[PDB]
This is an experimental structure of RNA (LSUb_rRNA_chain_2, nucleotides 2 to 605) from Leishmania major strain Friedlin, with 618 nucleotides shown. Among the 76 different proteins in the entry, which are not shown, are Ribosomal protein L15, Putative 60S ribosomal protein L2 and Putative 60S ribosomal protein L39. Ions in the entry include magnesium, potassium and sodium. An Rfam search finds the family "Eukaryotic large subunit ribosomal RNA" in it.
Context: one part of a larger RNA, bound to proteins that are not shown
RNA sequence: CCCAACUGCAGACCGUACUCAUCACCGCAUCAGGUCCCCAAGCAUAGAAUGCUCUGGUACAUAGAGAAAGGUACACUCAGGGAAGUCGGCAAAAUAGAUGCGUAAGUUCGCAAGAAGCAUUGGCUCUGAGGGCAA
RNA sequence: AAAUUGCCAACUCAGAACUGCUUACGGCGGGGAAUCCAACUGUAUAAUUAAAACAUAGGUUUGUGAUGCAUCCAAGUGGUGUAUAUCGCAAACUGAUUUCUGCCCAGUGCUCUGAAUGUCAACGUGACGAGAUUCACCGACGCGCGGGUAAACGGCGGGAGUAACUAUGACUCUCUUAAGGUAGCCAAAUGCCUCGUCUUCCAAUUAGAGACGCGCAUGAAUGGAUUAAUGAGAUUCCCUCUGUCCCGAGUUACUAUCUAGCGAAAC
RNA sequence: UGGCGUAGCAAAGAUCUAACGGAGAUAUACUCAACAUGCAACGUUGGAUACUGGAGCGGGGAAGGAUUUCGUGCCAACGGCACUCGUACACGAGUUGUUCGGAAACUGAGCACAACGUUAUAUCGUUUUGUUAGGAAAGUGAAGGUGUGUCG
RNA sequence: CCAUAACUGAAAAGGGGCAACAGAGAACCUGGGAUUAUAUUCCAAAAAGAAAUUGCAUGUGGGA
Repeated sequence: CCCAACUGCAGACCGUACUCAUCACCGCAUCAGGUCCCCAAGCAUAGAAUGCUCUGGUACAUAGAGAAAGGUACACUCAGGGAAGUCGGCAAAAUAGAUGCGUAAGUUCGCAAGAAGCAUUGGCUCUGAGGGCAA
Repeated sequence: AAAUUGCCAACUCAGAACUGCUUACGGCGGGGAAUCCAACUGUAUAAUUAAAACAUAGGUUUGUGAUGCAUCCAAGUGGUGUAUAUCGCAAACUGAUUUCUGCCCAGUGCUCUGAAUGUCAACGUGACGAGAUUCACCGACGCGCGGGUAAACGGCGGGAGUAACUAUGACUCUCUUAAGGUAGCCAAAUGCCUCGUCUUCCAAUUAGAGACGCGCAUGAAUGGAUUAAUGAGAUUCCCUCUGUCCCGAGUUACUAUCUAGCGAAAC
Repeated sequence: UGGCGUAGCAAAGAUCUAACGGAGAUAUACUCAACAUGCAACGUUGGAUACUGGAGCGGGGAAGGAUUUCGUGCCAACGGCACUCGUACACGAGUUGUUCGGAAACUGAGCACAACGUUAUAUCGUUUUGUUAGGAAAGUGAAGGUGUGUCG
Repeated sequence: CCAUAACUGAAAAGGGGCAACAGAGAACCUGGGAUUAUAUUCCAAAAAGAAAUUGCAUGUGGGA
C1' cells in the first nucleotide's frame, strides 16, 4: 500500500412560527367572485348524485317586536275550462327509478330507440335455484 | 354411482300464500308529425350576439429537386418550415358521405412567350466643337405582339310571327354575345310586385306544408341538389299538461313597516 | 352642507338557559310591597338545541402573505351592530436536523457568458440536429525511466 | 508487487455556466409527562431508545 469484520472521532450551510382562506393571498375591504396538491367515516342508494348521522369543527354573518299595501323566493295550492294568454306555451305544469313485453317511417344498416306504448312494484311468512372445504 | 358422507360463508334472483295503500322522502327523460340551416364531436365575440359563424374529416388547385420554394431580418459564413426531402414542405379555395360539378380565355389577373421581336434606363462606342453642352448609334426585365389557363377573379341575351274553339308555341324569322344559365332547385334564410296562384291544415291562416314557375335579382368547389345521425340553432302543427289566460283567491320565509345600535349616496 | 337619523346594515337555517366574571346593576326626591321608574347588551364554564356532513366553517402543504403564531395586560381608535372578545393595541416570548425540503451534485423545454460576426451605436445575432469559436479553449495522465517507502 | 515524488507520453474532438422545492436524485423512525408557542429537528448513560449512512484514522485478521 489492498481488503473485510469491528472500533474511535467528526458529520458543515439555508429553511422550519403561522396562514392557505364565507377573515391571514388577488379583487381599494375581514368583498356570496377567483386561487394548485394530499388524507376522506356510517346508512339509504347504481352512487364522491341526494338526504340524514359518529369523529373533527361551528352557532361567525346587526338584532328585537311583528299577519299593512307592494315586492323577492334556490315556496306552495287552487273549482270549471285548458294556450282562448302572448310576438312566441315565456314561465310553470307534465314525464320520470327499476323490471317484463313492445316499438314506425326513414337510414350511410351503425341507428332511429328510452321511439311510441302496455303492465308490475309495499309489508310479512315461506319455498326453490345459484357455493367453498375435508374424508 | 366419493353420483356418498360431514361440516361451514356470503349475498342475490326467482316462485308461492297471507295481508295492506291516503299511490305518500329524496333523486329522476314529456312525447309525436314536419320544414329551413349546418354533416357529425369540437371552437368562438372575458363584460348584451353560441349561431346558420370558425374548425373539421373529405375534395381540388398552386409553387417547389436544396445554389430550391415560402419566408424572418438594419446587418453577418445571421433565422424559420428544415432533426425535413415530393406518401415532403409551403400557398389558396371548397367543406362528411352519396350523385354531380355544364358553357365562356372577350375583360382583369397569372403564366409560357420569344422562337426575330417596336419602345424603355444607366453604362458603353463614335463624332462636331476650344470646351462645357450637344448629336448619333448600342442598350435588359417590362410593356406591346403571339399562345395557355375559370376547383383564377368572374360572367352566362332580347324582339316578333306560327299548330281544325280559344289558349300555349314543338316550328320559323330577326337583332345579337366571350359565352347567352346546362343538370338541378325555388315566393327557398334568395320573389320587388306580394298577404303571388292552387291544394292541405283551422270555425276563421299576412303563419306552416305540398305543388306551380315569365326566377325584380336561383343555379353548379363564388360549389348545385339530396341527405340518415347529431344540434342550448330558426319555424309550424298535434297529444299530454298546466294560474299563460277566463279571473282571481288563500298560505309560507325574507323584506318593506315599528324599535335599539349604526348609518350613506345620487341629486 | 340639505337630502337624513333617511336608503339601508334581509344569500350561507340558531339560538336558549343557569352560574361565574365585568363599572357595565336589581342604579328611584317625597307617596310607597313587588309590576306599572336602569333598558339593552357583553366573555367563560356547565347543560340544552342545532348546523357543517369526509368534493367539511376537518387535518396538512405550494403560490402569495410575513409575525397574523404564543402568553399576559388592555378597550382610546379599528373588527360598517356589539364586545369584558379579537388576525386590534402594548409588552414579553417562540421557529433547534448527519438522515426532512433546498444547495453541495443531474439533465429538460430553454437561457446566453465567452468566442466570432454585425452594427455610426452592442443595449444586436449565432450559441443541443453531439453541442462554441477559421477553431492552437484538454494543465489530465496508460505505459515507461529515475528516487522514496511497503512487500516478496 | 503496491503506494509516493519527479523527466518522456498512450489515450481523451466539440470553451464556461445556469434553468425542475411536483421530472431524476435523496443514509431515521417509532415512544415521550418534550412546550404557552417547535419538533420524523427537543430527550444524555438504562441517551425512551432502536438504526442507517458518509469522511478520516487506530488496532484485529488475512494478502502485497
Overview:
The structure was determined by cryo-EM at 2.72 angstroms resolution and released in 2025. The 2026 paper behind the entry is "A small nucleolar RNA dictates the structure and function of translating ribosomes in Leishmania".